Shown are 34 nucleotides from a PDB entry: RNA, together with DNA. Keywords: T7 RNA polymerase, DNA, RNA, RIKEN Structural Genomics/Proteomics Initiative, RSGI, Structural Genomics, Transferase-DNA-RNA COMPLEX, Transferase-DNA-RNA HYBRID complex. The entry also contains DNA-directed RNA polymerase, not shown here. The structure was determined by X-ray crystallography at 3.2 angstrom resolution and released in 2004. Entry title: Structural basis for substrate selection by T7 RNA polymerase. Primary citation: Temiakov et al., Cell(Cambridge,Mass.) (2004), "Structural basis for substrate selection by t7 RNA polymerase".
[PDB]
Context: bound to proteins that are not shown
RNA sequence: GCGGCGAU
DNA sequence: GGAATCGATATCGCCGC
DNA sequence: GTCGATTCC
Numbered sequence: 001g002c003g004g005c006g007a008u
Numbered sequence: 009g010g011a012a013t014c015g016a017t018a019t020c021g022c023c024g025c
Numbered sequence: 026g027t028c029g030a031t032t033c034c
Base pairs, nucleotide, nucleotide: 001025002024003023004022005021006020007019008018009034010033011032012031014029015028016027
C1' cells in the first nucleotide's frame, strides 16, 4: 500500500 | 464565467502478501 | 453514476 479481521 | 476532476465512513489495533 | 464543488482555460 492493498487485502482481512476485531473495537467503539 | 465555464468546462474539467476528485470524491463520497471516523479512529485504534492485529494478520498477511 | 448523482450532486457539487473546487481547479484550471